This is an experimental structure of RNA (MITORIBOSOMAL 16S RRNA, nucleotides 1 to 160) from Sus scrofa, with 150 nucleotides shown. The entry also models zinc and magnesium ions. The structure was determined by electron microscopy at 3.4 angstroms resolution and released in 2014. The PDB entry is titled "Structure of the large subunit of the mammalian mitoribosome, part 1 of 2".
[PDB]
Context: one part of a larger RNA, bound to proteins that are not shown
RNA sequence: ACCAAAGCUAGCUCAACA
RNA sequence: ACAAAUACAAAAAUACACCAAAAUAAAAUAAAACAUUCACCUAACAUUAAAGUAUAGGAGAUAGAAAUUUUUAUCCUGACGCUAUAGAGAUAGUACCGUAAGGGAAAGAUGAAAGAA
RNA sequence: UAAAAGUAAAAAAAA
Repeated sequence: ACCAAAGCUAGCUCAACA
Repeated sequence: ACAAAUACAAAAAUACACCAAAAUAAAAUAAAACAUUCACCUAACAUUAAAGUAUAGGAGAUAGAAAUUUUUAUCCUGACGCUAUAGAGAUAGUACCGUAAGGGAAAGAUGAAAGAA
Repeated sequence: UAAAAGUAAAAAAAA
C1' cells in the first nucleotide's frame, strides 16, 4: 500500500397472562 | 383486498352416478452374551407426604402402588436470555439438490441530510 | 482503524 478490519440493528429464545 | 378458477394431467363454466373402509406399536438398547423380563414413549393429573415402603421380578437387571394426609384469592410482569459462524432452519421452507417421499443454504452495516461526497 | 493469515515496498550468497 493492497486484500482486509470494525460497529448495532433485523429479529429470535424462554415464561407469565389470556 | 375481492371476483373468477380450482381434486381433467389441481387452478379447465357445463351430462348418468356410485360411494366409502377397518386388525396391540415394534426394535435399537439395559441385563457387560442372550432367549422371560428393560422405566419414558397414551392417558391424564396435578402439589406436600405415606415411599423408593407394600409388593412384582432368568426373585437378576430392574420395575413400583394404594389406604390415608397437605395446598388462599386474584391481581404484579419479565429476564445474572442471545446479538448476524450467536439466537429460529429462516431476509426462506425460498435459491439450489432429489423422478419422488425428502434434504436444504448463504447473506445486512457512513451520515441529521447522499433532493449533501 | 490501517492492527489476522496472504502479498507488496525489499530475490538470493559456503553450514